[PDB]
Context: bound to proteins that are not shown
RNA sequence: GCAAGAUCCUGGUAUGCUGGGGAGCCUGAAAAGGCUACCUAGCAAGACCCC
RNA sequence: UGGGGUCGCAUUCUUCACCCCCUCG
RNA sequence: GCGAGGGGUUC
DNA sequence: CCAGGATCTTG
Numbered sequence: 001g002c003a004a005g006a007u008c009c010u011g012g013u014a015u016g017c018u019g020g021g022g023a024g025c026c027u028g029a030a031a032a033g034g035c036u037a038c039c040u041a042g043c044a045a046g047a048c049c050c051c
Numbered sequence: 052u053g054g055g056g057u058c059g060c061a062u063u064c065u066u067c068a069c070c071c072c073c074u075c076g
Numbered sequence: 077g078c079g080a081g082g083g084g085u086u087c
Numbered sequence: 088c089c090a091g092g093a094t095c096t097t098g
Stems, first nucleotide, its partner, number of pairs: 003097001006094007016043006023036005046058006068085005
Other pairs, nucleotide, nucleotide, family: 002098tHS004096tWW005095cWH022023cHS022037tWH044059tWS045059tHS073080cWW074079cWW075078cWW
């Protein structure tokens, strides 16, 4: 002394799950059910304080 | 009424009880 | 007095 | 998964 890091800490991202939707496809067609995505809200229960 | 902000999975004997230490009033 | 944090409590 | 701040270790 390059730095491999160890402990956190801070700020983000992308999935995933649940509620609400639905672009395509498959069923059912009377009506609404599923798959793949995507959109949207939340992602400990809650607690305190302020207007 | 609602809204917005801050904490909420650490410190392994919770709470209660006793003792000790630290910050502010 | 006044709460919030920590720590210890021997068999 | 990402970048990068603080200690503290080891190189």